The RNA (26S rRNA, nucleotides 2324 to 3338) from Thermochaetoides thermophila DSM 1495 has 938 modelled nucleotides.

Context: one part of a larger RNA, bound to proteins that are not shown
RNA sequence: ACAGCCAAGGGAACGGGCUUGGCAAAAUCAGCGGGGAAAGAAGACCCUGUUGAGCUUGACUCUAGUUUGACAUUGUGAAAAGA
RNA sequence: UUUUUUUACUUAUUCAAUGAAGCGGGGCUGGACUUGCGUCCAACUUCUGGAGUUAAGGUCCUUCGCGGGCCGACCCGGGUUGAAGACAUUGUCAGGUGGGGAGUUUGGCUGGGGCGGCACAUCUGU
RNA sequence: GCAGGUGUCCUAAGGGGGGCUCAUGGAGAACAGAAAUCUCCAGUAGAACAAAAGGGUAAAAGUCCCCUUGAUUUUGAUUUUCAGUGUGAAUACAAACCAUGAAAGUGUGGCCUAUCGAUCCUUUAGUCCCUCGAAAUUUGAGGCUAGAGGUGCCAGAAAAGUUACCACAGGGA
RNA sequence: UGGCUUGUGGCGGCCAAGCGUUCAUAGCGACGUCGCU
RNA sequence: UUGAUCCUUCGAUGUCGGCUCUUCCUAUCAUACCGAAGCAGAAUUCGGUAAGCGUUGGAUUGUUCACCCACUAAUAGGGAACGUGAGCUGGGUUUAGACCGUCGUGAGACAGGUUAGUUUUACCCUACUGAUGAACUCGUCGCAAUGGUAAUUCAGCUUAGUACGAGAGGAACCGCUGAUUCAGAUAAUUGGUUUUUGCGGUUGUCCGACCGGGCAGUGCCGCGAAGCUACCAUCUGCUGGAUAAUGGCUGAACGCCUCUAAGUCAGAAUCCAUGCCAGAACGCGACGAUACUACCCGCACGUUGUAGACGUAUAAGAAUAGGCUCCGGCCUCGUAUCCUAGCAGGCGAUUCCUCCGCCGGCCUCGAAGUGGCCGUCGGUAAUUCGCGUAUUGCAAUUUAGACACGCGCGGGAUCAAAUCCUUUGCAGACGACUUAGAUGUGCGAAAGGGUCCUGUAAGCAGUAGAGUAGCCUUGUUGUUACGAUCUGCUGAGGGUAAGCCCUCCUUCGCCUAGAUUUC
Numbered sequence: 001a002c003a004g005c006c007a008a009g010g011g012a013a014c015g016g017g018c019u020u021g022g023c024a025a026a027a028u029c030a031g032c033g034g035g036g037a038a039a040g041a042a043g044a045c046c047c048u049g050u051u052g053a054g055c056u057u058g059a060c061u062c063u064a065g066u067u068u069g070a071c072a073u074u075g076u077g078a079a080a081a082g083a
Numbered sequence: 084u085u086u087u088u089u090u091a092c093u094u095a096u097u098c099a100a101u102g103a104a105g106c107g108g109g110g111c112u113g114g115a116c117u118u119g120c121g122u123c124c125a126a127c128u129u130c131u132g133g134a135g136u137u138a139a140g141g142u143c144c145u146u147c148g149c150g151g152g153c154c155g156a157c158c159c160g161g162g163u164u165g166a167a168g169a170c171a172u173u174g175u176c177a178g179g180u181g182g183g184g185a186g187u188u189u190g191g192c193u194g195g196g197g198c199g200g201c202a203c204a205u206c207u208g209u
Numbered sequence: 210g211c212a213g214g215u216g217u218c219c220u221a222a223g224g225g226g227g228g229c230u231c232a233u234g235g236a237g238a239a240c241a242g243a244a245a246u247c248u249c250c251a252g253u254a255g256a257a258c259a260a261a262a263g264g265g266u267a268a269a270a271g272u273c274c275c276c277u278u279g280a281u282u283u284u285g286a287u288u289u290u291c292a293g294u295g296u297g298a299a300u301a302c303a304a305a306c307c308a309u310g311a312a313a314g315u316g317u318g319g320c321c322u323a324u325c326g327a328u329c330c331u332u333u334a335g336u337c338c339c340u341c342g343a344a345a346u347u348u349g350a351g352g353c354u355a356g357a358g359g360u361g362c363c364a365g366a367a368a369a370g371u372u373a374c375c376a377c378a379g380g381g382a
Numbered sequence: 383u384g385g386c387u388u389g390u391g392g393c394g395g396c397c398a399a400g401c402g403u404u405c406a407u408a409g410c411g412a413c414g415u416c417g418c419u
Numbered sequence: 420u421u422g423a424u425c426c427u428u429c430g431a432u433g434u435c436g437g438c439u440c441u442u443c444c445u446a447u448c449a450u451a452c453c454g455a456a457g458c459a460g461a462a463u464u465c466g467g468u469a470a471g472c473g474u475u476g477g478a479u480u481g482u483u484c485a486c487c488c489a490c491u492a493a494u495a496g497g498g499a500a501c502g503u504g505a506g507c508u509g510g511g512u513u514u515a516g517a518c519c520g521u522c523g524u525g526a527g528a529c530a531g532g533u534u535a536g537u538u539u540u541a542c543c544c545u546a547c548u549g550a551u552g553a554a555c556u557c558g559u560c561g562c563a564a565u566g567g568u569a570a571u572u573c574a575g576c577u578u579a580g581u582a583c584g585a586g587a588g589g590a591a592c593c594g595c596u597g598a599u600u601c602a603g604a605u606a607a608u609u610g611g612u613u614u615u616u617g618c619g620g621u622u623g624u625c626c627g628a629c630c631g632g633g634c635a636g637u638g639c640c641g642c643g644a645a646g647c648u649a650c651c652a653u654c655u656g657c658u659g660g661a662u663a664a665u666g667g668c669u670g671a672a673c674g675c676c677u678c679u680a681a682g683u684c685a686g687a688a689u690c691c692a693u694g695c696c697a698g699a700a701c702g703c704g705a706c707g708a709u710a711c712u713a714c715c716c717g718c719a720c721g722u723u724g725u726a727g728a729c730g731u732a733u734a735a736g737a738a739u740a741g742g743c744u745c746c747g748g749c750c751u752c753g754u755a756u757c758c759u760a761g762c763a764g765g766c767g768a769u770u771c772c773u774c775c776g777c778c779g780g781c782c783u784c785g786a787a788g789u790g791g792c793c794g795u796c797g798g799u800a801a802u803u804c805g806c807g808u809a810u811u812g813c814a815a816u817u818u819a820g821a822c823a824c825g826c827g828c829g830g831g832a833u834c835a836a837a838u839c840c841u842u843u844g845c846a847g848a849c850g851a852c853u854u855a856g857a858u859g860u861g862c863g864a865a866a867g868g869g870u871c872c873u874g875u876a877a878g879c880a881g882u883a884g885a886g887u888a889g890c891c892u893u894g895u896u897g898u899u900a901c902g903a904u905c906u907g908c909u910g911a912g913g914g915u916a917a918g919c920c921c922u923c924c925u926u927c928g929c930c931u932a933g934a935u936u937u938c
Base pairs, nucleotide, nucleotide: 002016005022006021007020008019009018027551028550029549030548031547034545035544036543037540045381046380047379048378049377051376052375053372054371055370056369059187060186061185062184063183065180066179067178068177069176070175071174072173075092076091077090078089079088080087081086082085083084096167097166098165099164100163106160107159108158109157112125113124114123115122116121140154141153142152143151144150195322196321197320198319199219200218202217203216204215205214206213207212223277224276225275226274227273228272229271231255233251234250235249236248237247238246257266258265282305283304284303285302287301289299290298291297306318307316308315309314324366325365326363329359330358331357332356333355334354335353338352339351340350341349386502391419392418393417394416395415396414400410401409435509436508437507441499442498443497444496445495448473450471451468452467453466454465455464456463475489476488477487479485516534517533518532519531520529521528522527556708557707558706559705560704561703562702565697566696567695570600572598573597574596575595576594583588601656602655603654604653605652609649610648611647612646617642618641619640620639621638622635623634624633625632626631658692659691660690661689665685666684667683668682714831715830716829717828718827720825721824723823724822725821730757732756733755741750742749743748765806766805767804768803774798775797776796778794779793780792781791782790835937836936837935838934839933840856841855844852859930861929862928863927864926865925866922867921868920869919871914872913873912878908879907880906881905883904886901887900888899889898890897891894
Other pairs, nucleotide, nucleotide, family: 001017cWW004036cWS013384tWS016017cHS025701tHS026552tHS029848tWS032546cWW033034cHS033541tWS033545cWW039538tHS044382cWW056525cSS057059cWH057524cWS060182tHH064181tHS073172cWW074171tWH075169tHS093168tWS093169tWH095168tHS095170tWH096171tWS101103cWS111126cWW117120cWW138156tHH139155tHS145148tWS181183cHS187368tWS188369cWH189370cWH208211tWS221278tHS222278tHS225309tSS225314tWS230269tWH231256cSS232252tHS242245tWH254255cSS254256cHS254267tWS256269tWW262263cSS263264cSS265270tWS269271tHS279307tWS288300cWW310312tHS310313tHS327359tWS335336tWS359363tWS360364cWH370526tSS372374cHS373513tHS397413cWW398412tHS399411tHS402408tHS403407cWS404407tHS427429cHS434510tSS434511tSS438506cWH445470tHS447449cHS448470tWH449492cSS450688cWH451687cSS459583cSS459587tWW460582cWS460588tSS468663cSS469688tWS473493tSS474495cWH478486cWW490494tWW491493tHS492572tHS515536tHS520530tHS523525tHS523526tHS541543cHS550849tWS550850tHS553700tHH563698tSS563699tHS564698tHS569601tWS571599cWW578592tHS579591tHH580581cHS580589tWS581590tWH582589tHS584586tHS584587tHS606648tHH606649tHH610651cWS613643tWS613644tWH615643tHS616617cHS617872tSS645916tWS649651cSS657694cWS662687tWH664686tHS669679tWH669681tWS670680tHS671677tWH672676tWH673675cHS679681cWH709938cWW713832cWW719826cWW738741cSS744747tWS760800tWS763817cHS769802cWW770801cWS773799cWW777795cWW783789cWW842854cWW843853cWW844846tHS846851cWS847850tWS870915cWW874910cSS874911tHS875909tSS876911tHS884903tWS885902tHS915916tHS
């Protein structure tokens, strides 16, 4: 997907369809919440990553800022000490 | 003539104020000290929650005018004034600091490991 | 001699106890003759084994037999160091045990060490090696070749975490 | 893990019918029993 | 440990619960029966068969929530999840906010502790519980396959102060009466329920006041029939067979013995049935009325159908270590008996009184109903013969039986129901169901009477009325007026079936339809 009654078996602990049985009669209505369906459940959780991203620190490489030095802007006279 | 130190100047540069309004040097007046006349220092407004502005005046002119010139309102330098000053700022390099920030890395890979005896043969040793 | 490279052999070394005496020389003994083995005499070690005597060792510290071979014991309130795995560990010392011997005794219960590269690291020489491309010389550099040494003097070997604020691609229950 | 589980301990010794063995007299051994808990 | 001590509680990685509700297992706590025990009696203890029937109410979270307490007959243990897993809701338990403790320089993590915090179907299929239903004409009365199944426990009186017992104490069978739990109904009574909005009271507002009413989603309060309901009320709950464990009888194995082997008796709340519930919608029976193209009879045939005709022949019962018979005998054997020839079976004789069939009469036959005798009629090789058969060409189903169905005629017989609709409330979501509808003891609408519910109507009157104010006799019910309320008329007024009752004889109305369908 197709469908919808069960039981036992169907090695991989799973059967609704297979095997063997119980059975099995149109078309329907109100309800119900066992099962199937039903949770923006493609959720939450665990595990993996050439994983992504946020955050911290003496992890690495840088850097804003800050501090120190030198050069230029930078001129005019003295008094010394050295050549 | 050059290399270091500090120590003066103002014009580069920096800071501040104003409507760029009275800066500086003289002159006048007074007071002090001084020396026997140079400095410095002052001219001006303080009982009052008023008002202060359009010049009064003096002197020469005059057309006889709240009319002209000059004083009143001293002269000179055109440096608005006060600080700082060859320091800082600025531009370029260089060292330090720097999770204040940016990219990036980060499955392992510890706390253990080794070892008989020249007892022989043969080459290097030589 | 010391060392290194190969190929072999071993009930390991060590410890204790016991017996014996070595290197060499002389004289003898079929092959055997400088040099094989055996016997006697003489032999202070002139051998062996350890160390580096200027006085090591002789009924031994040498060499052969016997016994152990159990390949690193136990305990410690002690010494020193360490310990997020604190019955403490390692270490020192002591005691006990153990081996041997009749015994007096003797003796053991280890020695060491970071690791990694060798297709690596450091370094030297080339004179008659090549090239530096416009030419020459001198420096220098590169290439190529040949050497030397081996992590003391052969360089180096420091790219961490957290997410319960979270996210994505998948796989499971 | 899945014809899984259930009511009676473990270790050590002894005994022991039997199983074996009988050119070796070893080895297994229910029932019990005895020591610790 | 000579029945003591109570001054030794030794680690959440692993998570359980509670509610509701059904079923199963037995590994049995109680109830039933049984075996043993110094079991006197009473109360028990151990064991067996047994799951039919029950197995409770609470306290405690500074916690493995497990232990206490009481009632009781007893307070047994498990599974159907936990060998992962959408019912509801608490804890392991853990997104984001927050705080303390431990660890880390920190982001943060944790030995931890606390507080607050989003999944929210169903209308689908199946299952389940109920409700309808086509086909067979409609209806009434029935049967019962199968499925379900039901009661339980205690106490008191009597036995009896008996048996038994030294005493203290102290039963049981039979009989009788209640109660527990469960189940099935019911509403006379008592409680509860009130939109009976039935009657009354009362707050606010509105209709000018009174009366009579509206509104406050039922304003609120009291009573309140009916209906529904409650171990909060009342009633009812039933009997046969076969067994388990055991206890026996007879009696072998096995010369004793033996409850067992063959045979057999009794016995538990067991099992299986009855009593009880449902009633197969593809199980069945009886009966009533059946309009038509319907029904029945005759023959006239099917391009009708059928798990399959072709001689589709045949009744003892019973035993099997015994039977049958005609009474002589017979029995392995249905390898039997019957029937069996003729154009798929003709026509005519000879001959025979045998066989077959339809009707009618009298009997007979009920397990799901059909045979016997007699009589009429019709057919008929037991024997023999005459005419026909050809050509279907050398085989081709041998078209052949029975039942059912259908179309036809010719006759005989008979003139019915159901549903919709209106109605009912013994019923009900809707269907469905119980009723009524055609002349009547009819149906409907009113009314009268009854029976119940409320609680004394409107209005009028009063030497009732606390007091107050006027006029005058100034008080002498002074008087007149107002004035909650009281008294009388007045158990009055109001309501009353909507699921109350009665009423040919108290009034008025309606009627033998309309439509649809049917062997």

Among the 53 different proteins in the entry, which are not shown, are 60S ribosomal protein L32-like protein, 60S ribosomal protein l17-like protein and Ribosome biogenesis protein NSA2 homolog. It holds a match to the Rfam family "Eukaryotic large subunit ribosomal RNA". The entry also models magnesium and zinc ions. It comes from the structure "Chaetomium thermophilum pre-60S State 10 - pre-5S rotation with Ytm1-Erb1". It was solved by electron microscopy to 2.63 angstroms. The work is reported in "Structural insights into coordinating 5S RNP rotation with ITS2 pre-RNA processing during ribosome formation" (Thoms et al., Embo Rep., 2023).